[PDB]
Context: bound to proteins that are not shown
DNA sequence: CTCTGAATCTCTTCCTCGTGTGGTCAGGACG
DNA sequence: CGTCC
DNA sequence: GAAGAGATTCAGAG
């Protein structure tokens, strides 16, 4: 993801708040869709 | 003679951002 | 390879 | 530091 699979692509990409798409066993035909681990203590220096 | 104002002894702060530099632990076997 | 010192 | 303040004694005094 209609539920189950797979998905171009513009990292990564069913939940992170998520979301669409197509097709029935399993991947391929297509365009819309979004933010990342940093702490503490000393020097110096600028307003 | 038992509380008085006084003299002690601990406690919180003591700007407000930026910029750059650096340095960092608990805690080594061990079956 | 957790796992106590 | 300093400072400025609230426990802590304390004590000498009506």
């Nucleotide at each position: 993801g209609c539920a189950g699979a797979g998905g171009u692509u513009c990292u990564a990409g069913c939940u992170a708040c998520a979301c669409c798409c197509u097709c029935u066993a399993u991947a391929a035909a297509a365009a819309a869709c979004u933010a990342a681990g940093g702490a503490c203590c000393a020097c110096a220096c600028g307003a």
Notes
This is an experimental structure of RNA from Escherichia coli, together with DNA, with 97 nucleotides shown. The sample was in a buffer at pH 7.5. It comes from the structure "Cryo-EM consensus structure of Escherichia coli que-PEC (paused elongation complex) RNA Polymerase plus preQ1 ligand". The model includes bound 7-DEAZA-7-AMINOMETHYL-GUANINE (PRF). The entry also contains DNA-directed RNA polymerase subunit alpha, DNA-directed RNA polymerase subunit omega, DNA-directed RNA polymerase subunit beta and DNA-directed RNA polymerase subunit beta', not shown here. The 2023 paper behind the entry is "Structural basis for control of bacterial RNA polymerase pausing by a riboswitch and its ligand". Method: cryo-EM, resolution 3.8 A. The entry became public in 2023.